The depositors describe the entry as "Crystal structure of human APOBEC3H". Shown are 16 nucleotides from a PDB entry: RNA from Escherichia coli. Crystals were grown from: NH4I, PEG3350. The 2018 paper behind the entry is "The Antiviral and Cancer Genomic DNA Deaminase APOBEC3H Is Regulated by an RNA-Mediated Dimerization Mechanism". The entry also models zinc ions. It was solved by X-ray crystallography to 3.28 angstroms.
[PDB]
Context: bound to proteins that are not shown
C1' cells in the first nucleotide's frame, strides 16, 4: 500500500 | 465512527 474474512 | 484475529 491493495484486497477476501471472522470476533466483540 | 474505534478495535482484535486469519488469509492471498
Nucleotide at each position: 500500500u491493495a484486497a477476501a474474512a471472522a470476533a466483540a | 465512527u474505534u478495535u482484535u484475529u486469519u488469509u492471498u